[PDB]
26S rRNA, nucleotides 1426 to 2323 from Thermochaetoides thermophila DSM 1495: 776 nucleotides with solved positions. The organism belongs to Thermochaetoides thermophila, within Eukaryota. The entry is indexed under membrane protein biogenesis, SND3, ribosome, co-translation translocation, insertase. The depositors describe the entry as "Cryo-EM structure of Chaetomium thermophilum ribosome-bound SND3 translocon". It was solved by cryo-electron microscopy to 2.2 angstrom.
Context: one part of a larger RNA, bound to proteins that are not shown
RNA sequence: GGUAGUAGCAAAUACUUCAAUGAGAACUUGAAGGACCGAAGUGGGGAAAGGUUCCAUGUGAACAGCGGUUGGACAUGGGUUAGUCGAUCCUAAGCCAUAGGGAAGUUCCGUUUCAAAGGGGCACUCGUGCCCCGUGUGGCGAAAGGGAAGCCGGUUAAUAUUCCGGCACCUGGAUGUGGGUUUUGCGCGGCAACGCAACUGAACGCGGAGACGACGGCGGGGGCCCCGGGCAGAGUUCUCUUUUCUUCUUAACGGUCUAUCACCCUGGAAACAGUUUGUCUGGAGAUAGGGUUUAAUGGCCGGAAGAGCCCGACACUUCUGUCGGGUCCGGUGCGCUCUCGACGUCCCUUGAAAAUCCGCGGGAGGGAAUAAUUCUCACGCCAGGUCGUACUCAUAACCGCAGCAGGUCCCCAAGGUGAACAGCCUCUGGUUGAUAGAACAAUGUAGAUAAGGGAAGUCGGCAAAAUAGAUCCGUAACUUCGGGAAAAGGAUUGGCUCUAAGGGUUGG
RNA sequence: ACAACCAACUUAGAACUGGUACGGACAGGGGGAAUCUGACUGUCUAAUUAAAACAUAGCAUUGCGAUGGCCAGAAAGUGGUGUUGACGCAAUGUGAUUUCUGCCCAGUGCUCUGAAUGUCAAAGUGAAGAAAUUCAACCAAGCGCGGGUAAACGGCGGGAGUAACUAUGACUCUCUUAAGGUAGCCAAAUGCCUCGUCAUCUAAUUAGUGACGCGCAUGAAUGGAUUAACGAGAUUCCCACUGUCCCUAUCUACUAUCUAGCGAAACC
Numbered sequence: 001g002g003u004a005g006u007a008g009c010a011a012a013u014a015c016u017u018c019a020a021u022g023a024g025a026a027c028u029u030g031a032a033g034g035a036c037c038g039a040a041g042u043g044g045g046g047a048a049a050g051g052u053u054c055c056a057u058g059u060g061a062a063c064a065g066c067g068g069u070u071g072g073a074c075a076u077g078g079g080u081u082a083g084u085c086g087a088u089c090c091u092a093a094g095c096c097a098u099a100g101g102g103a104a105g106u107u108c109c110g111u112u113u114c115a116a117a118g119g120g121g122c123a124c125u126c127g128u129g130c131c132c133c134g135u136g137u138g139g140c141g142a143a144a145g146g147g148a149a150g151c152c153g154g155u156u157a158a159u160a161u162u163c164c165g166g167c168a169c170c171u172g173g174a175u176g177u178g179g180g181u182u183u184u185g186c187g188c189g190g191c192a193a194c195g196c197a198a199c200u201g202a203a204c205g206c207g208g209a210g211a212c213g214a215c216g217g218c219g220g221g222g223g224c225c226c227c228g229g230g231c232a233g234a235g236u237u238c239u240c241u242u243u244u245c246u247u248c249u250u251a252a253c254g255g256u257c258u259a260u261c262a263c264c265c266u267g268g269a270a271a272c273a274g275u276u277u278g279u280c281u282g283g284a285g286a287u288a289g290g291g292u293u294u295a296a297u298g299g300c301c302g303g304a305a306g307a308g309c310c311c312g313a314c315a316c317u318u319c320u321g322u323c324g325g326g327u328c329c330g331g332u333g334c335g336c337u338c339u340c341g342a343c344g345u346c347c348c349u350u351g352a353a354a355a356u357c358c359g360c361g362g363g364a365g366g367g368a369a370u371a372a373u374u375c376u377c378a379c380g381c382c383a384g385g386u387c388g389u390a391c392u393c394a395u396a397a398c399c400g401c402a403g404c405a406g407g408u409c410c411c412c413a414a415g416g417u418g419a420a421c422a423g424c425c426u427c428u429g430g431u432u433g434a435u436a437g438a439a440c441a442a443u444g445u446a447g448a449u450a451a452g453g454g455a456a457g458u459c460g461g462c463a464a465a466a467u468a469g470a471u472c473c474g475u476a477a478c479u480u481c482g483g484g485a486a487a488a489g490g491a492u493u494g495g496c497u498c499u500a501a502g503g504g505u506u507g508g
Numbered sequence: 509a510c511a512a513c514c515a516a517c518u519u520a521g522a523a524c525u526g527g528u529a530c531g532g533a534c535a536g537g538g539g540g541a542a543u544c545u546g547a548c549u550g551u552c553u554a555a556u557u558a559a560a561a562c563a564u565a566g567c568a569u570u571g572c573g574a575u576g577g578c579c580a581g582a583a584a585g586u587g588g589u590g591u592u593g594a595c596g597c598a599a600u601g602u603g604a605u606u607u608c609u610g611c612c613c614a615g616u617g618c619u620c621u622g623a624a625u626g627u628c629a630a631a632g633u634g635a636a637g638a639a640a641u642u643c644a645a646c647c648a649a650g651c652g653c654g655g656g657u658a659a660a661c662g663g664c665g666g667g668a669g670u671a672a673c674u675a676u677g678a679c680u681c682u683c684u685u686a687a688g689g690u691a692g693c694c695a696a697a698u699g700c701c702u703c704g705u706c707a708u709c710u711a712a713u714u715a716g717u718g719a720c721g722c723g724c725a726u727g728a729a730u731g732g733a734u735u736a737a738c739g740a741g742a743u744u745c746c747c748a749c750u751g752u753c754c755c756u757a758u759c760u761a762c763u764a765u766c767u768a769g770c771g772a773a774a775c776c
Base pairs, nucleotide, nucleotide: 001776002775008770009769015033016032017031018030019029020028034432035431036430037429043412044411045410046409049392050391053390054078055077056076057075058074059073063071064070083169084168085388086387087386089146090145094140095139096138100109101108102107118133119132120131121130122129150167151166152165153164154163170384171383172382173381176379177378178377179375182372187196188195189194200365204361205360206359207358208357209356213346214345215344216343218341219340220339221338222337223336224335225333226331227330228329229328230248232246233245234244235243249307253302254301255300256299257298262292263291264290265289266288272282273281274280308327309326310325311324312323313322314321347351398407399406414426415425416424417423435768436767437766438765444762445761446760447759448758449757450756452754453753456752461749469493470492471491472490473489478483480604494525495524497522498521499520500519501518502517503514504513505512506511507510526530538747539746540745541744542743543742544741545739546738550562551561566602567601568600569599570598571597572596577589578588579587580586606733607732608731610664611663612662615661616660617657618656619655620654625652626651627650633644634643635642636641665683666682667681668680669679692726693723704720705719706718707717708716
């Protein structure tokens, strides 16, 4: 090259009207309509992976298996701000050194082992003079394990727990002011549990925290959902609807008062009592009475209304917006989600380590009657380096040669029906993207229906149909006595109007 | 003991009513009588096999008391089991429960003893030699030998007569093995002949089931038999149900089709 302008470009419900732009519009944009995803999303964010795909402007060709004015494409410029978020620190499984021992050797074992393997204090003009303790004496290894500390509002085209404003916190180092304690010394109170703003404390040792499984019902709290009333706005209003919908918010950090379990004091229980849904508890001291205490995502207050939001009214080419108001009260629950608590079950399964922080036993040193005070109290001063931070995380940003119906670890999670993160419909949010137009032949793929017969089809009831929820009846053989069992089978189920029962509080 | 106030839902009863209908969509078990087989839950051939295969608990056997058993390493002052110690570690078989698990150690293994017994290397001993060498005795392990052991691998027989008609053969006579298939079970997923024979199931059954058994070639942890429950396992029948069929027809969407654009490949 023929094939051949042929196979084909048919999963994921779907597009339509007007206008703008433009040479050119089904797949650009605006508005309107119609739809889907239907909170285990086609939503909002992350881990791996990618690496600029993010934002603005512009755009010839190529690519976007049709077009293209559009684009994750092309071109020109921008964009990632941290003491508090991570890495960094710790150790895990494990890996690599060291001392040694093998091996011709590349190197193998070895990780504390046949090793002389370290860290604490005092004293001078000046670093170098000594004195004590010793059993140890490496590194790497987690962006989901352990772990110091930051919240709210606003802001950009693109970053924000990082910027701005306000309001905080932690760690380390320094020295102050006040306060406290003492002066031969290191607080006071409470019967006690313990309390209070501190309220000395070396070595050496003891203990706690870090620090831990799975599951069950119950109780408390936050958020969400739901109901009632009120406020402001919107929708509907032939008729009806005191109507339907939306808003009515309160962070970290602190102060204060509480909040089960436990613990303390009095007292001494059988006629046993208290008590959970379940359990259990008590002369090893119950009930009861009174206290102490761990535990805020609880109430109030500061933060903080000055914010945010919602209405309303007056300025205007812009520069400037400005000013008014309001921002509430209740209820409910086998509701959903997270968290906390006390119980309980299971195990021939018992469910990390270390860094770091704290308490105590001990009592080494030191501590000017008119002066400091080895202070974990209040306030105050200084500093906090480095690397990451855009964006996607997927029917187009990762891997499948690709813009592939495949694959790829998580977090949040509305209303109705309903047992139900079932199916179905809807709200917020997101899409309307998968080449289109016309016609409706055969054969197809997918979805169904068929008179009478009812497996005669076929290797074979393959495929399809039939059954199906809930409530009430009823349920054989066999059995390892646990089951079989939803055996087999039968009846009921709508709407409307009523009735009854199942609780809490107060008076009488 | 009543009244008032507060608060959700859950259940039960009655009347009326219509389309005799009401879990009105959605959602949502077909069931029964049996056979084979694996106890069950679980796992695997990613991309033709999900099973009766593997695993499993249970049962049984074997080795080992650390100077050890099993295993790794080129070696090691090396390592795993082992932060272990027989209720443990390691190596095997069978495979829940129930009821059982018979006989055979001749063969091949494994284990134990190596003499009255035989066999042997290097080293060592003796003899000859001039010496190289040669020849003799001696031998450790291993083996021949001799015991044990089958929940080790495995095996488990032929022939001839026989009961007042008869059929068969309880019984007997006889040849051989290590022992001659016991309890069970069966034309079974194991039997060829075979579509075995009888009964049942049907109008008709090479299918199914229940029986029978000289079983080519069933059979006991190479596990036998049974077995409730369980199974996307294999099989037969029954009720229900239906376009599987008599015997086809019709409807819907998307293709095919025609158009615009775009536009391959196999093959030759």
Background
Rfam match: Eukaryotic large subunit ribosomal RNA. The work is reported in "SND3 is the membrane insertase within a distinct SEC61 translocon complex" (Yang et al., Nat Commun, 2025).